[PDB]
Context: one part of a larger RNA, bound to proteins that are not shown
RNA sequence: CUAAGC
RNA sequence: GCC
RNA sequence: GGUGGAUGGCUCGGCUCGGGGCGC
RNA sequence: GACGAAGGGCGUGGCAAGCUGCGAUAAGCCC
RNA sequence: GGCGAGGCGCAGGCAGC
RNA sequence: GUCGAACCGGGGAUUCC
RNA sequence: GAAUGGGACCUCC
RNA sequence: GCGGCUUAUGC
RNA sequence: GCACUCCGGGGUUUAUCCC
RNA sequence: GGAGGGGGAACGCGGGGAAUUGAAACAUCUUAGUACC
RNA sequence: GCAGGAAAAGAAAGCAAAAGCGAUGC
RNA sequence: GUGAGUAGGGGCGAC
RNA sequence: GAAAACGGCAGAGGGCAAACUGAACCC
RNA sequence: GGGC
RNA sequence: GACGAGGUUCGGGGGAUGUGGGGUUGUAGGGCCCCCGUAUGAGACCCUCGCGGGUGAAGC
RNA sequence: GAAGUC
RNA sequence: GCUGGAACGCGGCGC
RNA sequence: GGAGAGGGUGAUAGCCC
RNA sequence: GUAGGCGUAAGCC
RNA sequence: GCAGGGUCUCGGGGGACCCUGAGUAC
RNA sequence: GUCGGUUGGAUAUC
RNA sequence: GGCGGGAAGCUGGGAGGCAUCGGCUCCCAACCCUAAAUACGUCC
RNA sequence: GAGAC
RNA sequence: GAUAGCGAACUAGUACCGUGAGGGAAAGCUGAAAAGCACCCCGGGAGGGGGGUGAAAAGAGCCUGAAACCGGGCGGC
Numbered sequence: 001c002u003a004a005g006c
Numbered sequence: 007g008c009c
Numbered sequence: 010g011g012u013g014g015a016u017g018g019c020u021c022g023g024c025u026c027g028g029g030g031c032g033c
Numbered sequence: 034g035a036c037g038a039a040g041g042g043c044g045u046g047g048c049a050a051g052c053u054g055c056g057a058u059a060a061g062c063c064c
Numbered sequence: 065g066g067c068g069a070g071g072c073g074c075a076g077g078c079a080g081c
Numbered sequence: 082g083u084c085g086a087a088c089c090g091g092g093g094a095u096u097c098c
Numbered sequence: 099g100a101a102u103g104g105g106a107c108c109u110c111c
Numbered sequence: 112g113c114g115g116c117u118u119a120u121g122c
Numbered sequence: 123g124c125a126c127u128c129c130g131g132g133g134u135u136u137a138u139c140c141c
Numbered sequence: 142g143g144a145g146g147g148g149g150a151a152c153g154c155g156g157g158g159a160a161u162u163g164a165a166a167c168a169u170c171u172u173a174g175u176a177c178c
Numbered sequence: 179g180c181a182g183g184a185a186a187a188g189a190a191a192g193c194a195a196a197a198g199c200g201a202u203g204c
Numbered sequence: 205g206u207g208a209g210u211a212g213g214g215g216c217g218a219c
Numbered sequence: 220g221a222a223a224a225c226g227g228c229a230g231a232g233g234g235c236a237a238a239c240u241g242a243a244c245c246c
Numbered sequence: 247g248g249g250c
Numbered sequence: 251g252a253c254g255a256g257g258u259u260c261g262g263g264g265g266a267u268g269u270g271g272g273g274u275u276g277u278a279g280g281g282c283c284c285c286c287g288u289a290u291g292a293g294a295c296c297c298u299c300g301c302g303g304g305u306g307a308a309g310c
Numbered sequence: 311g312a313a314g315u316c
Numbered sequence: 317g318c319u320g321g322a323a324c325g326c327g328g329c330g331c
Numbered sequence: 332g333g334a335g336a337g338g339g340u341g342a343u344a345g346c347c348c
Numbered sequence: 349g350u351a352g353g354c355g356u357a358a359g360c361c
Numbered sequence: 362g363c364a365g366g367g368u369c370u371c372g373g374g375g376g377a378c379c380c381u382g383a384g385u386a387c
Numbered sequence: 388g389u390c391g392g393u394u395g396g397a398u399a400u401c
Numbered sequence: 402g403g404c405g406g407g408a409a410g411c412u413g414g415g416a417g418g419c420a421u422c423g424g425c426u427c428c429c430a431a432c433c434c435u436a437a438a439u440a441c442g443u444c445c
Numbered sequence: 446g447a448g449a450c
Numbered sequence: 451g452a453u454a455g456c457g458a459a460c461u462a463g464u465a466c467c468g469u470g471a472g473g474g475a476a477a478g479c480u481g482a483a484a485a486g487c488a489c490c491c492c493g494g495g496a497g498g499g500g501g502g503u504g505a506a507a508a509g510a511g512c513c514u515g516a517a518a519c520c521g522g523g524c525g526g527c
C1' cells in the first nucleotide's frame, strides 16, 4: 500500500 | 471512466 | 473476460403483377 | 368419383424416431 | 424411348448391395 | 449398374382399412 | 370414407 | 351374414 | 353378386318377388 | 342394361336474409339484397 | 339448393321518333 | 370508355 | 341512382308446336 | 341384339 | 362394304293418345290447290382399309 | 452452340 | 509478372 | 461477339463450367 | 448458360 | 392435304281454303 | 283489381 | 309472387313512361338451343 | 415469365 | 430481407392449449477443404493444461458479436 461504495 |  | 443475441453481409423462402399456358 | 373420389387410420427402410414417398410386390415392380 | 458412369430422398455414418 | 442403372417423358402392374 | 350385403361406445365385426 | 361357381385352397 | 331413388325391358311368386 | 349420391381455393346460377353503423338521438331510410344460410 | 372449365344471357309482341338502327356479353 | 353523380328515388333529410 | 345513343373487342345464327301427309319412323 |  | 362412312335382312321394345316427312314467320310466313320454269348442272357434309406434310415429352 | 484458364 | 490460403484482383500481352 | 442476360467456380470472370 | 439453330413416340390438324 | 368410297341440298308467279303457343296476355 | 317484396322507376320497374 | 276475375286467336294481337279516343311508327309473347369477345386461379 | 416490393 | 416477408425460408397448419365449435407458436449461417484436435499430465466424471490443424478457432455451446447486466485489473475519490 483504506473497508464498503460510485 | 478505460481495458 | 462471461452473459446475451443487436448490427452488417448472405438467401433454395415470401409478396405483387400486364401477357402466356392449363383448368375438373 | 360406384371401373369406388377428396380426406383420413394403420403399415412399409439392415441399423429408421419426424418429414417425404409408397401399400403385404409396400423410399418400391415391369415395358 | 432420352442421358451416358455412376447410384441407394430431406441426411456429410457403419456395413452392404 | 456396361445384359446401360440412378435420373427424365410416356405406358402398365400391385394398390390394406 | 358418397360407403353400398347387414352392424358400429372405437377405421373393427 | 345370404345365394351361385369352386374338389379345396378361394372367386 | 346381394344398399336406397329412378329410367328402359323380361319372368312370375302379383309379392314390386326375381332377372 | 343404364343412371343419381360425395369432393373442389376463387369465379358462376336460383332462393332465404340481420345488426352493429350513418342520419351527430330515432321509427321511413342507410348499413344491404351486404354478412351468413 | 344446383353446374362448368367457365357459368348465365342471346336473335325483338325490342329499341327509337326530321332520321333510323338491327341477337347476346364486356 | 362514356353517357353520369345526369334522368329519377328520398322524414325530397342523411343519402 | 340507371338505361338509350356514340366510340371499341368479338361477331353466327338455328330448331319445335300447328296446318298437311299418315307407319314411309326411332332404340 | 344378331347376320351379311 | 374396307375393319370405317354408307346400304341391307331378322328377332325384341316403342309408336294411330301420332314415330317419321314438312314447316318456323309480320303492310306477313308456311301449308294446300293452279300456272310457268328445271337437274344432263352447282354445292355442302361423312369416312380412312391408304399415302404425303405440319405441329408435337424427355432432349441434341 | 465462339473466344485465355498466357 | 506481383498481392494473396486460394485470382474472378492490379500491370502487360491476346482473342 | 446474332453470344458483354444471369448463375456457379477457394475474392469482383464476355473468353474455366 | 446466353444470341441463333436442330430433333421428337403417342396424340392433334 | 392427296386418292378413293358414300349421304344429302339446291326456282318463280296467283288463290277464293287452312295454321301460327291459355287459367296465358291482361 | 288487390296485397307483400323489390326497384331510380316516379299515378310511368320487375 | 299470392288471392279473386280473365280474352281475341289472322276478318288476329302487342308496344310507343297516368288513363282513354283517333292518327302515325315499330313489332308478333305466353316453347327450345347457341361458339368468340367475359369472371377466377387450388396450379405452371 | 417479371419486379424503384 | 429472418421481431421483416404468407401463420410457416427449417421434421408448420407441426408442437402445444380447450369436452367441443375452434385457437395455434418458437426455431436460418463453422471452414476453401473436417484438415471436426493424433499423442502427453491431472480429474470419479464433466472438463482443465500442454501439443497439433487452419490465412484466421471460425472448435461444432461454431460468420460478424453491439447494448443492458456480472467478475477482475488499472486512473481518480
Stems, first nucleotide, its partner, number of pairs: 005527002007524003010520002017513001018479002023450001024448003029445002031442002033148001041098002043056003047078002051074002062093003065089002071081002104111002112124002115122002126145004131141003152182001153180002156178002163170001167215001192199002203228002205225001213219001232434003235382001239271002243269001244264003247260004276411001278381004282376005291371002294368005300363002303361003309354002314329001315344001316328001317326002330346002338348002387406001388404003392401001413429005466473002486512001489500004
Other pairs, nucleotide, nucleotide, family: 012518tWW013517tHS014516tHS015515tHS016514cWW020451tHS020452tWH022455tSS023455tSS034100tWS035102cWH037100tHS037101tWS037102tWS038101tHH038147tWS039099tHS041109tSS044059tSS046049cHS046052tWH046073cWH049050cHS050075tWW053060cWH058061cSS065308tSS067087tHS068085tWS068086tHS069082tWS069085tHS070086tSS076481tWW134135tSS135137cHS149150cHS149182tWH151183cWW151441cSS152440cSS153185tSS158174tWS158176tHS159175tWH160173tHH162171cWW163218cSS164217cSS169217tWW170218tWS174175cHS182184cSS183440tWS184439tWH187202cSS188201cSS189435tWH190200tHS191386cHS191414tSS192427tHS194197tWS194426cWS195417tWS201437tWW202438tWW206224tWS207223tHS208222tHH209210cHS209220tWS210221tWH211220tHS214218tHS221395tHS229437cSS231435tWS231436tHS236274tWH236275cWH237273tHS237380cSS238272tHS238280tSS241269tHS242265tWS242268tHS244269cSS251255tHS252254tHS254297cSS275381tWS293369cWW298300cHS306358tHS307356tWS311334tWS311351tHS312334tWS312349cWH313345tSS319323tWH320342cWS321341tSS322341tSS323325tHS333351cSS334350cWS336349tHS340344tWH376377tHS381411tHS382431tHS383409tHH384385cHS384407tWS385408tWH385431cSS386407tHS393400cWW394396tHS396418cWS397418tHS399418cSS409430cWW442443cHS452459tWS454459tWH457462tSS458462tSS462476tHH463464cHS463474tWS464475tWH465474tHS468470tHS480484tWH481485tHS481506cWS483504cWS484507tWW485503cSS486509tSS486510tWS487501cWS488501tHS493495tHS493496tHS502509tWW503507tWH504506tHS504508tHS